[PDB]
RNA sequence: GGCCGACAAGAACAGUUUCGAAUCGGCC
Numbered sequence: 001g002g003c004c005g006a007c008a009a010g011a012a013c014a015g016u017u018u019c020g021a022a023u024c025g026g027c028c
Stems, first nucleotide, its partner, number of pairs: 001028006010019003
Other pairs, nucleotide, nucleotide, family: 007022cWW008021cWW009020cWW
C1' cells in the first nucleotide's frame, strides 16, 4: 500500500439497502 470483517455517527424522504468519513481487528 491492497483486501476482508465489526462497532458508532452523519447524509439521502425513511437509517432496510447503497455511498462517504472515523476507529478497531484479521489476512496478503
Solved structure of RNA with a sequence from Dengue virus 1, 28 nucleotides shown. It was solved by solution-state NMR. The entry is indexed under flavivirus, 5' UTR, SLA, viral replication, NS5 promoter, RNA, Structural Genomics, Seattle Structural Genomics Center for Infectious Disease, SSGCID. Taxonomically the source falls in Dengue virus (Viruses, Orthornavirae, Orthoflavivirus, Euflavivirus). The 2022 paper behind the entry is "Structure of the dengue virus RNA promoter". NMR data were recorded at pH 6.5 and 298 K. The depositors describe the entry as "DENV1 SLA top stemloop RNA (DenvTSL)".